Context: bound to proteins that are not shown
C1' cells in the first nucleotide's frame, strides 16, 4: 500500500 | 501476491 | 461455467  | 499437479468442499 | 481451501514440485 489494500 | 507465479506456474503446474492432486484432492476436498460449495455454487 | 465458477468459488474457497490445503498439500506437492
Nucleotide at each position: 500500500g489494500g | 501476491a507465479g506456474a503446474u499437479u492432486a484432492u476436498a468442499u460449495c455454487c | 461455467g465458477g468459488a474457497u481451501a490445503u498439500a506437492a514440485u
Released in 2025, the model rests on X-ray crystallography data to a resolution of 2.34 angstroms.
Solved structure of RNA, 22 nucleotides shown.
It comes from the structure "Crystal structure of Aspergillus fumigatus polymycovirus 1 ploymerase elongation complex".
Keywords: polymerase-RNA, elongation, VIRAL PROTEIN/RNA, VIRAL PROTEIN-RNA complex.
It was solved together with RNA dependent RNA polymerase.
Primary citation: Jia et al., Sci Adv (2025), "An evolutionarily unique viral RdRP suggests a common dual-function feature of the priming element".
Crystals were grown from: potassium acetate, pentaerythritol propoxylate (5/4 PO/OH).